The RNA (28S rRNA, nucleotides 4570 to 5069) from Homo sapiens has 419 modelled nucleotides. The PDB entry is titled "mRNA decoding in human is kinetically and structurally distinct from bacteria (GA state)". An Rfam search finds the family "Eukaryotic large subunit ribosomal RNA" in it. A reference for the family is Yusupov et al. (2001), "Crystal structure of the ribosome at 5.5 A resolution", Science. Rfam links the family to the GO terms ribosome and structural constituent of ribosome. The family has 88 seed sequences and 107,465 matches in Rfam 15.1. Ions in the entry include potassium, magnesium and zinc. The organism belongs to Homo, within Eukaryota. It was solved by electron microscopy to 2.64 A.
Context: one part of a larger RNA, bound to proteins that are not shown
RNA sequence: GAUGUGUUGUUGCCAUGGUAAUCCUGCUCAGUACGAGAGGAACCGCAGGUUCAGACAUUUGGUGUAUGUGCUUGGCUGAGGAGCCAAUGGGGCGAAGCUACCAUCUGUGGGAUUAUGACUGAACGCCUCUAAGUCAGAAUCCCGCCCAGGCGGAACGAUACGGCAGCGCCGCGGAGCCUCGGUUGGCCUCGGAUAGCCGGUCCCCCGCCGGGGUCCGGUGCGGAGUGCCCUUCGUCCUGGGAAACGGGGCGCGGCCGGAGAGGCGGCCGCCCCCUCGCCCGUCACGCACCGCACGUUCGUGGGGAACCUGGCGCUAAACCAUUCGUAGACGACCUGCUUCUGGGUCGGGGUUUCGUACGUAGCAGAGCAGCUCCCUCGCUGCGAUCUAUUGAAAGUCAGCCCUCGACACAAGGGUUUGU
Numbered sequence: 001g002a003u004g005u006g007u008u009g010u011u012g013c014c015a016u017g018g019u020a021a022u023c024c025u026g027c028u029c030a031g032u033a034c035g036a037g038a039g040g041a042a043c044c045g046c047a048g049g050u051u052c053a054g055a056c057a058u059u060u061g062g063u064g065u066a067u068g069u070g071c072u073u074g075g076c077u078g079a080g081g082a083g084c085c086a087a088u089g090g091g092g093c094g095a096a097g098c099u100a101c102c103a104u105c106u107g108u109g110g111g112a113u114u115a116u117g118a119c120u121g122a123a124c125g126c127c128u129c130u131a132a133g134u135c136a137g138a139a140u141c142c143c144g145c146c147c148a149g150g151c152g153g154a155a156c157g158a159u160a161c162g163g164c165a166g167c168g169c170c171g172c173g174g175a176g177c178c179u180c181g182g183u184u185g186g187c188c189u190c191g192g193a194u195a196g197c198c199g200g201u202c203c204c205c206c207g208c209c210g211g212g213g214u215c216c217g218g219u220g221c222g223g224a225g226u227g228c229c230c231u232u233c234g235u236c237c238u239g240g241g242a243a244a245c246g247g248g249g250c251g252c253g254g255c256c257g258g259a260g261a262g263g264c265g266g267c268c269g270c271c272c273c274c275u276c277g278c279c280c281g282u283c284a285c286g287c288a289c290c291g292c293a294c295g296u297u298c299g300u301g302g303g304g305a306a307c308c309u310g311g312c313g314c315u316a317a318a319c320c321a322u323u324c325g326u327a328g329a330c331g332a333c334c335u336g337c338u339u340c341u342g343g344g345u346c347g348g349g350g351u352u353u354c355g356u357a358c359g360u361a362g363c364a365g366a367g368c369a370g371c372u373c374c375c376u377c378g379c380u381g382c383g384a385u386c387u388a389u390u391g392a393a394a395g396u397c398a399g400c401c402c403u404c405g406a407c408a409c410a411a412g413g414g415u416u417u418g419u
Base pairs, nucleotide, nucleotide: 006159007158008157009156010155011154013152016148017147018146021051023049024048025047026046027045034039052107053106054105055104060100061099062098063097068093069092071090072089073086074085075084076083077082109143110142111141116136117135118134119133165315166314167313168312169311170310173308174307177304178303179302180301182298185229186228187227196219197218198217199216200215202213203212204211205210233286234285235284239280240279241278246274247273248272249271251270252269253268254267255266256265257264316417317416318415319414320413322336325333341410342409344407345406346405347403348402349401350400352395353394359389360388361387362386364385367382368381369380370379371378
Other pairs, nucleotide, nucleotide, family: 012153cWH014149tWS014150tWW015149tHS019145cWS020052tWS022050cWW028044cWW029043tHS030042tHH031032cHS031040tWS032041tWH033040tHS035037tHS035038tHS056103cWW057099tWH057100tHH059103cWS064095tHS066398cWS068353tSS070091cWH100102tSS108145cWS112140cWW113138tWH114137tHS115137tHS120130tWH120132tWS121131tHS122128tWH123127tWH124126tHS130132cWH149150cSS161163cHS166418cHS171309cWS175306cWW176305cWW181299tWW183297cWW184296cWS201214cWW206209tWH236283cWW237282cWW238281cWS247277cHS323335cWW324334cWW325327tHS327332cWS328331tWS343408cWW344404tWH351396cWW354393cWW355391cSS355392tHS356390tSS357392tHS358390cHH365384tHS366383tHS372375tHS373376cWH375378cWS404407tHS418419cHS
């Protein structure tokens, strides 16, 4: 990355796969049990450590081209200053980051049981851990914790507009299209027992419930899945039954129950409508298509569209680009992008690293050279180094911290996505 769910996102579940912790020492028990003595345990508790595992960098150490800041060799820019070159010139110290049993932190609970030891107890009048029944039981095993997370689900959000566009839902609205076909009534449910079971009542207690005790039936299950329910030719005339507490209506509205995967079920109120529906009778009719197959159903089936038609309803996000650096080989991943606000750059401050910059000044400077008579032992020049200015100068997020002080920038750009 593909792959459920229209698109897309957030939060989650867990099938399955992995799996991990280990051993030791000291203290206490205790110089105790045991033992004549010598010697000499154990459980509980306590403090640590080994070996492993998974992290982490506050601290110590390592790294170091922040090529950060001093020092320094040779050369080069005329010299100072500032620098550069020598495949990282060399060396000291060194932020951040990374990293080391070379620093630091953390490592876990159940269950059935094995060996074994047993209980009750026959076989076998006794006995027996076993035969039926029952108990304790371990670095093993299985699960938990932990790591991953299915061509596995879940819950929830938002779902595309001035184009008159895209979409959702309803009106089982109207047709027609392409495409996949299977099927040819339903059963709407106790729990379970099996050397037993099922059903129905009169009394007691759980509160019109339910349980128990009687009692009565059934049991090759008949309150029976070898079962039950429903039933299709239609209509007309017409008479009895049955019913009239009746049927039928995504007709309406309301209520109740169902979460394990409820994706379903029931009730009430009203309105309209028919008194047909079901048994047996009277009465005739329907293309009676002239013997013949794929007939009958689910079904107004599922899917992909393209229209017309009326009502109601909605106006999104993903990806790229950009950015971030908690991430990274590339993908991927974590982020930010007008709330008079934001996050970029620069500046400032904090922090920190190194170690006191250039210049200036100095009766600081080992000494040396000149000018001395002007004073004198003065003055000037050279001179590594020293002192003050000066914990100075320099660097500091690029993946440090706090700041909008300044300056611009931000209402974009591209590609797609529909139940």